Released in 2022, the model rests on cryo-EM data to a resolution of 2.54 A.
crRNA; Non-self RNA target from Candidatus Scalindua brodae: 55 nucleotides with solved positions.
[PDB]
Context: bound to proteins that are not shown
RNA sequence: GACUUAAUGUCACGGUACCCAAUUUUCUGCCCCGGA
RNA sequence: UCCGGGGCAGAAAAUUGGC
Numbered sequence: 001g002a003c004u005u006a007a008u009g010u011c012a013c014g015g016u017a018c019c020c021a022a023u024u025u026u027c028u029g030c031c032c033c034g035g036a
Numbered sequence: 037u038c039c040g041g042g043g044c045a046g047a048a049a050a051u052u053g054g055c
Base pairs, nucleotide, nucleotide: 019054020053021052023050024049025048026047027046029044030043031042032041033040034039
Other pairs, nucleotide, nucleotide, family: 012014cWH035038cWS036037cWW
C1' cells in the first nucleotide's frame, strides 16, 4: 500500500467537570502509695 | 528480707454523599 477517509458543504475553539460541604468534635500537662 | 518508682505522650469519630 492496506489498516483508515471521501471530495461541490465538518461553527465541535459548539460545551469551564461544574455545583454544593468550617479538618472538625470531646479532653485541666496533670499527678502518692507502695514494689519484690 | 528490702528502699524506691515515673506514667500517659494521643483515644474515639467521620475518609465522602447529593445534584

The entry also contains RAMP superfamily protein, not shown here. The entry is indexed under Nuclease, STRUCTURAL PROTEIN-RNA COMPLEX.